[PDB]
Context: one part of a larger RNA, bound to proteins that are not shown
Molecule: 28S rRNA, nucleotides 431 to 1311
Organism: Homo sapiens
RNA sequence: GUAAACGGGUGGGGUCCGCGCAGUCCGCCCGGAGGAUUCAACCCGGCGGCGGGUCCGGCCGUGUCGGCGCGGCGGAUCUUUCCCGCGGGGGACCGUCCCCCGACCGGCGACCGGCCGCCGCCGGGCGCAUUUCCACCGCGGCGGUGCGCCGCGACCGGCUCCGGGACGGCUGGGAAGGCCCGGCGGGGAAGGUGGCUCGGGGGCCCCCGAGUGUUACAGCCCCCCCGGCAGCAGCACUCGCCGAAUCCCGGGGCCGAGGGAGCGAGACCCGUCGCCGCGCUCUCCCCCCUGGGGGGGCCGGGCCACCCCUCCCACGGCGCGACCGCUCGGGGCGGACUGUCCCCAGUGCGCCCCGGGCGGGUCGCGCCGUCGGGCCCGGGG
RNA sequence: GGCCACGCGCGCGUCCCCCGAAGAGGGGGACGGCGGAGCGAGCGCACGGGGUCGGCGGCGACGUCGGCUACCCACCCG
Numbered sequence: 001g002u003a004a005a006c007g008g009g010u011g012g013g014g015u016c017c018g019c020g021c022a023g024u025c026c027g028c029c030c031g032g033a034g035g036a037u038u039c040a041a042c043c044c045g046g047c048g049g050c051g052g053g054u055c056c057g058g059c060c061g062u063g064u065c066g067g068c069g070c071g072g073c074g075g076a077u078c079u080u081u082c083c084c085g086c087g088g089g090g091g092a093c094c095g096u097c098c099c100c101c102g103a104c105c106g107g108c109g110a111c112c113g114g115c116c117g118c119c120g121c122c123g124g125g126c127g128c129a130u131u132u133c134c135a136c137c138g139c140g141g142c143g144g145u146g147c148g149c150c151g152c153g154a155c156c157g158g159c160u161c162c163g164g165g166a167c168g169g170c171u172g173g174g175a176a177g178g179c180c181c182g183g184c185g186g187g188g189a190a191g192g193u194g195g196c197u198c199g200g201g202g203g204c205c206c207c208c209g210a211g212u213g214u215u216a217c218a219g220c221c222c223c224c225c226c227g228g229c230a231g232c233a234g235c236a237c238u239c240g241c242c243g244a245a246u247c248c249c250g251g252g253g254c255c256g257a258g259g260g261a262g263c264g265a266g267a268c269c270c271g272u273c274g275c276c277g278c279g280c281u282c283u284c285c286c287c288c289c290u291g292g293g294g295g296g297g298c299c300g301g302g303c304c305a306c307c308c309c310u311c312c313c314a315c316g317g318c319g320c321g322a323c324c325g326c327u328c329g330g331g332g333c334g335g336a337c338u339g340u341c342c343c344c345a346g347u348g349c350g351c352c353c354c355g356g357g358c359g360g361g362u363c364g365c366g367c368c369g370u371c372g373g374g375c376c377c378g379g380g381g
Numbered sequence: 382g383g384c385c386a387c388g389c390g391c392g393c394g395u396c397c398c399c400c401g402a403a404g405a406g407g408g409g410g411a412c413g414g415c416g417g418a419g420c421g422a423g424c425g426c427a428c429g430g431g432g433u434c435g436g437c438g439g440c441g442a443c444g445u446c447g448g449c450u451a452c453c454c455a456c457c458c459g
Base pairs, nucleotide, nucleotide: 006459007458008457009456010455011454012453013452016448017447018446020445025144026143027142028141029140030138031137032136034134035133036132042125043124044123045122046121047120048119049118050117051116052115055114056113058108059107060106064103065102069098071097072096073095074094075093077092078091079090082089083088084087148440149439150438151437152436153434154433155432156256157255158254159253160252161251162250163249164248165247166246167243168242169241170240174239175238178229179228180227182225183224185223186222187221188220195212196211197210198209199208200207201206202205277426278425279424280423281422282421284297285296286295287294288293289292290291299388300387301385302384303383304382306381307380308379309378311374312373313372314370315369316368317367318366319365320364321363322362323361324359325358326357327356328355329354330353331352332351333350334349336347337346338345339344391416392415393413394412395411396410397409398408399407400406
């Protein structure tokens, strides 16, 4: 020294910036130390806000009647009132608008003045100091926002990964196992102990190897006994599934989003607020410890724990009893049919009695079992 | 002995029991979801509608503190 360049992450250096380099202010209250155009109240002006249309003008909205300006404009209304040159005029009517005029009309953020009432502000006066205001100081008190920079801890809550401790259910109501020489127990074997025999190694005494065998000078297995007693998925780390039949404690990590939750009153320094779970007092005693802490409690009722009696239901088992439906045989009667044993031998059917074996039918009865159900039916103790 | 998220009184009902002097009546007990009538309060603790401390330490004008995010460089992964 992997062509350069690039994304993410940090680190180092540099440039420059904050110019940081003593670095929260704001509000209220308390204390000291000052100063004043001095506060409340009340009087006099001015202004404003709100209210009074049963205060007064002004006015406005709409409606009815009479009526005004020959009012204006329009009209696919009518016009031998009338005029003239055979149509334009001029009239009436209708519609609309505009004005005016009496009664009368709902209302005055449509606009609007005067007056009154209330309230507020301002200017002036009085008010001349336990008031008001201004500023100062205290490491002062509370609330809010906050380090100049680098950090630490604590508790609380959310998520997550771990560890320890303890309790219970189920099973084949675990299996096996422990201990009782478990037991006169009974039996069998072999991966054969004792013994014996042969051989071999070792000083007529031991060891090994083999053979044969059935407890001997070891043991194994199986069957009988409620087999007993602990214990029990053991805490002797053999082998499970679990938790409404499950609770307690601890440790590590990551995070802190939001920001006026006030039915309370006229909330005033202040939302320690909602839901949920608790404790004490408004009752009175007793006990323990050092007025303050820690406890026992205070009278009835219901259910369960135990004994006796005890109803119903559910589930399972066992027995019975009767219906109903199947099934294999014995006999009696009828009836049909078959066979190259034929006055022989069979086979169904209908009907008639007897016997036997059943249905995972149905009902009823009794007994047994359920840490069963009935808000553990109920009654007494 | 254990448990209860049982706890007014009056009446009213339903049920149980006793005396039962007609099983008439009288009484007690238990349970009510039954009736015509005005809201207990105060003080706290907190596994309770998302964090707070009413906890603390150190250093700060020639050298350092924070930033430096199109400055440069280094390294790991891409």